[PDB]
Context: bound to proteins that are not shown
DNA sequence: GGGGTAACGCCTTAGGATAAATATGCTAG
DNA sequence: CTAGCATATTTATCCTAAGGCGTTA
């Protein structure tokens, strides 16, 4: 090297603390490196 | 500050977040 | 020919209340 409807920091001990509005669809706009 | 290019990122924007009638497919016939 | 049930498509359609401008880090 670190648990998570999921992300972020963690060990706060099969979890702590705090956001967390999900699915489909249209269009548009930009580094780039061909 | 640079010739007619799209894997890749952002942004914008709609729709829903419903239960009940009413048309059809299977059975019975 | 044919009720009656299950099952899977489509329907129903209200009303409010907006909303704007000062340049420049």
């Nucleotide at each position: 090297g670190a648990a998570u409807u999921u992300c972020u920091a963690c060990u706060g001990u099969u979890g702590u603390a705090g956001a967390u509005u999900c699915c489909u669809a249209a269009g548009g706009c930009g580094u780039u490196a061909c």